[PDB]
Context: bound to proteins that are not shown
DNA sequence: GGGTATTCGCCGTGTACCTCTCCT
DNA sequence: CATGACGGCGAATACCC
C1' cells in the first nucleotide's frame, strides 16, 4: 500500500 | 411481410469498521 | 472450467396467420 480469500463488530 | 407471445442477455442486489494469511 | 439466484427490462426470435 493495491488485490483476492476468511471472519468478525455495530 | 407483420404483431404479437416467448425467449435470451444484461442490470442491479446496505452502510461503516476490525482481525489474520496470501498475491511474479 | 462451474454446474445452489433471480426479479426486471429491453432486444431478438419465432409463431401465427
Nucleotide at each position: 500500500c493495491g488485490g483476492a480469500g476468511a471472519g468478525g463488530u455495530a